[PDB]
Shown are 46 nucleotides from a PDB entry: RNA (RNA putL) with a sequence from Escherichia coli K-12, together with DNA. The source organism's lineage runs through Bacteria, Pseudomonadota, Gammaproteobacteria, Enterobacteriaceae and Escherichia coli. It comes from the structure "RNA polymerase bound to purified in vitro transcribed regulatory RNA putL - pause prone, closed clamp state". It was solved by cryo-electron microscopy to 3.7 angstroms.
Context: bound to proteins that are not shown
DNA sequence: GGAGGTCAAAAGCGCAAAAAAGC
DNA sequence: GCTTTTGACCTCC
């Protein structure tokens, strides 16, 4: 502070 | 010879959080 | 993978 992954809620 | 019929490539498919990692 | 939908290519009458 951009993008990936997933997870959970609603 | 053309105006139909038939295959093909493109665009899009909620929103809000939060938690991590990891590049 | 769902579906739409334009496009472009065949090919019937």
């Nucleotide at each position: 502070g951009g993008c990936u992954u997933u997870u959970u809620u609603g």